About this RNA:
Shown are 920 nucleotides from a PDB entry: RNA (30S, nucleotides 1 to 920) from Escherichia coli B. The entry has 49 different proteins, among them Small ribosomal subunit protein bS16, Large ribosomal subunit protein bL34 and Large ribosomal subunit protein bL25. Rfam match: Bacterial small subunit ribosomal RNA. The literature on the family includes a 2001 paper in Science by Yusupov et al., "Crystal structure of the ribosome at 5.5 A resolution". The entry is indexed under RIBOSOME, Magnesium, Mg2+, Potassium, K+. The entry also models potassium, magnesium, copper(I) and zinc ions. The PDB entry is titled "Principles of ion binding to RNA inferred from the analysis of a 1.55 Angstrom resolution bacterial ribosome structure - Part I: Mg2+". NCBI's taxonomy places the organism under Bacteria, Pseudomonadati, Enterobacterales, Escherichia, Escherichia coli. The 2025 paper behind the entry is "Principles of ion binding to RNA inferred from the analysis of a 1.55 angstrom resolution bacterial ribosome structure - Part I: Mg2".
[PDB]
Context: one part of a larger RNA, bound to proteins that are not shown
RNA sequence: AAAUUGAAGAGUUUGAUCAUGGCUCAGAUUGAACGCUGGCGGCAGGCCUAACACAUGCAAGUCGAACGGUAACAGGAAGCAGCUUGCUGCUUCGCUGACGAGUGGCGGACGGGUGAGUAAUGUCUGGGAAACUGCCUGAUGGAGGGGGAUAACUACUGGAAACGGUAGCUAAUACCGCAUAACGUCGCAAGACCAAAGAGGGGGACCUUAGGGCCUCUUGCCAUCGGAUGUGCCCAGAUGGGAUUAGCUAGUAGGUGGGGUAACGGCUCACCUAGGCGACGAUCCCUAGCUGGUCUGAGAGGAUGACCAGCCACACUGGAACUGAGACACGGUCCAGACUCCUACGGGAGGCAGCAGUGGGGAAUAUUGCACAAUGGGCGCAAGCCUGAUGCAGCCAUGCCGCGUGUAUGAAGAAGGCCUUCGGGUUGUAAAGUACUUUCAGCGGGGAGGAAGGGAGUAAAGUUAAUACCUUUGCUCAUUGACGUUACCCGCAGAAGAAGCACCGGCUAACUCCGUGCCAGCAGCCGCGGUAAUACGGAGGGUGCAAGCGUUAAUCGGAAUUACUGGGCGUAAAGCGCACGCAGGCGGUUUGUUAAGUCAGAUGUGAAAUCCCCGGGCUCAACCUGGGAACUGCAUCUGAUACUGGCAAGCUUGAGUCUCGUAGAGGGGGGUAGAAUUCCAGGUGUAGCGGUGAAAUGCGUAGAGAUCUGGAGGAAUACCGGUGGCGAAGGCGGCCCCCUGGACGAAGACUGACGCUCAGGUGCGAAAGCGUGGGGAGCAAACAGGAUUAGAUACCCUGGUAGUCCACGCCGUAAACGAUGUCGACUUGGAGGUUGUGCCCUUGAGGCGUGGCUUCCGGAGCUAACGCGUUAAGUCGACCGCCUGGGGAGUACGGCCGCAAGGUUAAAACUCAAAUGAAU
Numbered sequence: 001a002a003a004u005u006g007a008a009g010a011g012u013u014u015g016a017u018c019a020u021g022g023c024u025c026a027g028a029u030u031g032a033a034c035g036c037u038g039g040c041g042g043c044a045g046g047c048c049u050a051a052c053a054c055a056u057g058c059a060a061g062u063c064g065a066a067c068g069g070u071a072a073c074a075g076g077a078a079g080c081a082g083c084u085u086g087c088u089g090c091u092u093c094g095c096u097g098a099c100g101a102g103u104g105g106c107g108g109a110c111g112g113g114u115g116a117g118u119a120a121u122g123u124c125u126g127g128g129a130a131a132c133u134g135c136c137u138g139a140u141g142g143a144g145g146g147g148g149a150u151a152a153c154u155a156c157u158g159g160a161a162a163c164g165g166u167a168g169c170u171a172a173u174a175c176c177g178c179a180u181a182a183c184g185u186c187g188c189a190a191g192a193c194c195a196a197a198g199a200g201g202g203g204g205a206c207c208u209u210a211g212g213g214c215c216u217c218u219u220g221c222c223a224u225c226g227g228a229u230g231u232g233c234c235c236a237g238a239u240g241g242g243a244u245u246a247g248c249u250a251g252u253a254g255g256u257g258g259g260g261u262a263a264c265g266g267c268u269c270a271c272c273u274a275g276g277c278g279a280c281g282a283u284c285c286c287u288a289g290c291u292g293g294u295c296u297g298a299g300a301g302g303a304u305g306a307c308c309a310g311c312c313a314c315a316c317u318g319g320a321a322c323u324g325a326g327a328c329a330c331g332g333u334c335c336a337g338a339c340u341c342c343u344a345c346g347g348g349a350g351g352c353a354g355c356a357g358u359g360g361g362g363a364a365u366a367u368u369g370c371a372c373a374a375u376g377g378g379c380g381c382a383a384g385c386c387u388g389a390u391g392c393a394g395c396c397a398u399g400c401c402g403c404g405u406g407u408a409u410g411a412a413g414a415a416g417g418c419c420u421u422c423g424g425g426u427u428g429u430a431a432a433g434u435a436c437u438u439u440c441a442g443c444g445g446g447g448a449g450g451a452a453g454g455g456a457g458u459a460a461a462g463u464u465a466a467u468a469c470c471u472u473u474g475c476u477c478a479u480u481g482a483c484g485u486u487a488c489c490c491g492c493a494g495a496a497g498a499a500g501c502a503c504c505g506g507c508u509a510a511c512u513c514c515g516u517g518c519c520a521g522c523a524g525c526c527g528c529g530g531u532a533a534u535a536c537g538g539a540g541g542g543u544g545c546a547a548g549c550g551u552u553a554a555u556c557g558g559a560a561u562u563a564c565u566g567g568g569c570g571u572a573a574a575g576c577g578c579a580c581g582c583a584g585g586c587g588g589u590u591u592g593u594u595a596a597g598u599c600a601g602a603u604g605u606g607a608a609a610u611c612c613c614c615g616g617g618c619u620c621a622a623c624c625u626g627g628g629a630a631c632u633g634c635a636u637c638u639g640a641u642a643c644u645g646g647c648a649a650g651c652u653u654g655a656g657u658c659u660c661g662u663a664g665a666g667g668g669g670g671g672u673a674g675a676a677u678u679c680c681a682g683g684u685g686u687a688g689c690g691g692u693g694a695a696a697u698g699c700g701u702a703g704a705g706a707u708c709u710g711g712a713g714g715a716a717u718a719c720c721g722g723u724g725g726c727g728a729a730g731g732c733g734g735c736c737c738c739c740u741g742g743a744c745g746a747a748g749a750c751u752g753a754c755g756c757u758c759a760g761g762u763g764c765g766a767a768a769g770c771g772u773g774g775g776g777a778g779c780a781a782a783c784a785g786g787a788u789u790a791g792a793u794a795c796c797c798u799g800g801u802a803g804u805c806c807a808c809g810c811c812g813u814a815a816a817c818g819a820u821g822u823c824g825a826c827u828u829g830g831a832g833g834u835u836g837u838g839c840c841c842u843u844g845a846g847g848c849g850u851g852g853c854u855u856c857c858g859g860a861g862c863u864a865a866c867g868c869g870u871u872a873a874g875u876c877g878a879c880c881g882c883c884u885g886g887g888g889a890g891u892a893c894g895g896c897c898g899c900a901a902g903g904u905u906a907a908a909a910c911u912c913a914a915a916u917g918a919a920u
Stems, first nucleotide, its partner, number of pairs: 009025004015920001017918003027556004032552005039403006045396002047361001052359003056356003061106003066103002069099002073097003076093006113314003122239007131231002136227007144178001146176002153168006184193003198219006240286003247277003252274008289311004293304004316337005339350004367393001369392003375389001376387004406436004416427004440497001442492005450483001455477008500545005505526003511540005521528002567883003570866002575880001577764004584757003588651007596644002598640008612628006654754001655751005660745003666740007673717001678712007688699002725732002769810006778804002783799004821879006829857012841844001861868002885912003894905004
C1' cells in the first nucleotide's frame, strides 16, 4: 500500500393499446427430508419433534507428607515341619513398601447438558457506589500454654431390607476454653474486645534416647493492610406483537425510627404523609432465552439466533433451607406430588435436558468404541490417581473443497438404432482396432510429526554447624503415542475396479418419429390433450448439471408490491361533509449571549471467533493461521459557532386592533301584501265534466263542469333572476321593522411574530326518519280502485294516509362532488361577470389605472390518457387525513353512541387470477 468493484428482467386482464394492479417464474441459501443414482479423500456437521418415559455400563475424586490404625499382599524378624539342606508351607510382631474401611482437608458451585421459564427479573452498550471474594500473589507481625469428646474398633442387640439402638476404649492440621491484641472491630475519646496447627527431609556437639525440640531447610497454620480474579448491587439508552387490552397500584409512592444483608435499598416491621405508574402505551393478553453473529440484499433494509464463543435460566413436578469463600446445589439434604420398583405389609428405593444406548413421537438426525499419548481441570511435595472434558476412532453424499472413472491415434465414415422428400443423414473418432501412461482403489516394503515432560545418576552454585537434606542450572543414561496397518514415499500388475439425474412449446439452453385421441394423462404460470401432440407416454437425437441430480419445505430477492434510501390519493384503491381547537410538528427579520442539536480532534471502551485486505502452512483447494482494517456505537475532555434550539433586546414585511364607507337570498325574531289552489255559502245556468295513446274508475239532473259575489284556511313567494350575490360547509329568494355575524376598499394611526397545521376533543351539518305538542291548502311513500300486460305486487289514470309546515329535542347520514384537505410563496396570455377605489377630459353606455370575488378559453410545464393550466392536476415549503389486487365486507363479533331506525370503530375463514382506469 490494501481493506464500500455496486443495482438485468419475463409471463398473465384487451379485438388491439397505454396505464394501474395483483398473481406466477428465472437467483442465492438450509441442522434439511423424500425419489432416482452413487468411486475415493480432506475439513466440518448430525433429535429442528416428546423440557416424553427410560433397561444397562461409564461421566468425581484425591491426599498415609493431617490422624488413629492393619482388612488385604509384599517384604523384614521368631519358631516348627513335607524338608529338595536351607528352597518351600503354617502361625507371632504395623517393624517397613504400602493400604480396605474410618476420622480430617480440599474438590464435588468447575468441567458437561438443555432452552422449559423469562418481553425485562434477562440480554446489549455506557456509566456508577453502599460490598464480599477459596486456591494465586506482596508487605508487616504472630504461631504460647491447656482441656473435654468422637468415628473407626470391641461386646450385646432391633429390622426382610434400607437403616439403626445400648455400653466401653482411642487419635489428629476434628472441636473448645485460657494467654497474647494492633495499621483490626465498637467508640468523639478514654477505653473494651477478637486468632492460630502441625507435618516432612537431613544432621554434628547430635543434650538427650536414639528418639527429639537440639540445629537447619521445606511446607503448612493465624491476624491485618494491599494486588489479581470472581461474584453481588444501582442507573441511562436499546431489545417482539396486540388498544376489538385505558386505566393500574395499599408495601402501593415517599418519609422517620427499629430490625435485617457481605453490601445500598419497602429488603422487613411500626407510625406519618397520599402518594407512585400510564397514549413517549401503564395494566392485561399472545409469542419468545439474549448477544457476537448467520442467510439474503447494490445498499438501506428484511429474515434469523443450529454449530463456535460471551451472558442468562433450568435439572422428574411444587416448595425449603443446610453446609460452604462460593449453591438455595444435574449425578447432595428435607417435605409434598405423579410414575416405576422392592417388601416379611411394618416399611423402603429411584430421577440420562452428562457420554453411549433403548422404547416412543416424527418426513428426519449416528457407536452401549479407544486413550488419558497431547491440551486443560480436581487432589497430591512429588511420583501418581481421577477426568464420556478433551484427543481420536465408528456410522451417514448432510454441506464445502479436491481428485478419479483414462490419454493419443483411428473412416470402414463398419454393423445396429433413429429419421428419410429413399439420394442420404445422424449416433460418430463415437466404437472396434493400434500405440501408450497407472492418479485413486488393490497388493508388498519403507516411514515423519503431533514429545513437552517425567525418572535415575552426576558436577557446580545457593543454603546450613554440616562434602547432610532441599532448590536451581548444566551434562549423562534408559525410556513415554489412543490415533496407527498415521500422513507421506517406493515397488508390482493390468484400462484394468468406478456415471448418473433433470430437462428439450414460451419464460428457458435443447426436436423429430411412433403410441393415444378432452381418454389416459401433464402442469410454476401461460396453458396442453377433440385422429398429422416439438406440451401426455415410449424411442432416437439433443441441452444442463455431475457423484450427484431432481422434488418438497422454508427465508430474503426480483417486489419502487409498506416506497428512510424509494410510491401514491380529479376519473385506476385512496382528501374526514365542514369547521374551531388542546397536545404535537413547524416558525419572518437584526444584534448579543449560550453551546443543547450539529461539526472537528483526542482518550477509554466497542471480548475472541466471524466478514474484508495483505501474507504464511497443509502437494492444491476447502481448512488452519500472523498482522491490519472494520466493529458505522456509547461515554468523557478540549475546541468551532454557519445553521437549528435556549435566553435577552429589538424590527415590521406575516398576523391582528382603530377610523370612514360599500355590496350582499349570511343568520335569529316579529309583522304584512298580492297571485293562485282547496273548501264553504249564495246568484246565473244546463248536460255533461274529468282523464288517456285509447279508455275506465271518479264527479254530475239530489244540478256538476263553467261564470259572478262573499268568507275560511294552509303553504310557497311569478316578473326582477343573471355559468348574478352571500355563507366554513350544509345552505340562503316578496315587502317592512328589530337583534346580529362575516367580507371588501381608501388613506392613515397602533401592537410587535402575537403565526401555520392539527391525532384525540368539541361544534355545525341536506333529505328521509324518531319523540312530545300543534297545524294540514297543495303535493304525496303506504294503501284502494281503473287500465296496460302473458303476468304488472310497476311505469299511466282516479283517489289517498304518514310525511312535507310550526315549536322544542333526537338522529349525524348523502354522487354531503370540484369525486380535487388547510396555509404560504413563485411561474407566459385572451375574453367576460360582479363589487370597491384613484386620476384626467370636451362630462358620459368617456379614457387611463389600481384592489376583492368569480366564468370560459388556452401557453409552458404536468398527466396513462382524458384533461389541469396564476382560482394548477405547474414549481416548492409546513402540517394533517387517507390507500396498498377482486370478492367475502364497510359485513360479522366486541366496544362506544342512539328511543328506534341505525351510526361509528372494524376483522377472519373461504375463493378467483384477475378486478380496474383512460383512450382506439